[PDB]
Context: bound to proteins that are not shown
RNA sequence: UCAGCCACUUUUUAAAAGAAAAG
DNA sequence: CTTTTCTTTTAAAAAGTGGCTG
Numbered sequence: 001u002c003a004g005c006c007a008c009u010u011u012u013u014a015a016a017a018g019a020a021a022a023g
Numbered sequence: 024c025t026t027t028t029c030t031t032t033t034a035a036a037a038a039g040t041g042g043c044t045g
Base pairs, nucleotide, nucleotide: 002045003044004043005042006041007040008039009038010037011036012035013034017031018030020028021026023024
C1' cells in the first nucleotide's frame, strides 16, 4: 500500500460494416 | 426524384478480480 506483469469476468466506447426505414 | 434516421453486428478498450513480483 503502492506500483508493474499476466490471466478472468462484467461494461462501455467507438465505430466500421451492412441493413432497414423514409420523405 | 432520393436522403435522413436509426438500426443490426462486430471490434477493440474500461473496470473490479486473481495468481506473482518488490

Keywords: polypurine tract, PPT, protein-nucleic acid complex, RNase H, RNA:DNA, unpaired base, RNase H primer grip, TRANSFERASE-DNA-RNA COMPLEX, TRANSFERASE-DNA-RNA HYBRID complex. Solved structure of RNA, together with DNA, 45 nucleotides shown. Among the 4 different proteins in the entry, which are not shown, are HIV-1 REVERSE TRANSCRIPTASE, FAB-28 MONOCLONAL ANTIBODY FRAGMENT LIGHT CHAIN and FAB-28 MONOCLONAL ANTIBODY FRAGMENT HEAVY CHAIN. Method: X-ray diffraction, resolution 3 A. The entry became public in 2001. It comes from the structure "CRYSTAL STRUCTURE OF HIV-1 REVERSE TRANSCRIPTASE IN COMPLEX WITH A POLYPURINE TRACT RNA:DNA". Sarafianos et al. published it in EMBO J. in 2001: "Crystal structure of HIV-1 reverse transcriptase in complex with a polypurine tract RNA:DNA".